[PDB]
RNA sequence: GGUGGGGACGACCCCACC
Ligand code: FXT
Numbered sequence: 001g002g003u004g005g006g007g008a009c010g011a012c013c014c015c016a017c018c
Stems, first nucleotide, its partner, number of pairs: 001018007
C1' cells in the first nucleotide's frame, strides 16, 4: 500500500489475509 468481513452510515474504529 492492497484485499475480505464487522461496528445502522463515515471521513473514525475493530478483526482477518496478502
Ligand atoms: C459504524 C458505528 C460507530 C458510530 C457510533 C459512535 C459516536 N457502524 N460516538 N459505521 N459506526 N459515534 N460519536
The RNA with a sequence from Gloeobacter violaceus has 18 modelled nucleotides. The entry is indexed under guanidine II riboswitch, stem-loop, tetra loop, dimer, RNA. Bound small molecules: 1-(5-carbamimidamidopentyl)guanidine (FXT). It was solved by X-ray diffraction to 1.41 A. The entry also models sulfate and sodium ions. The work is reported in "Structure-guided design of a high-affinity ligand for a riboswitch" (Huang et al., Rna, 2019). Crystals were grown from: 0.01 M Magnesium Acetate, 0.05 M MES pH 5.0, 2.5 M Ammonium Sulfate.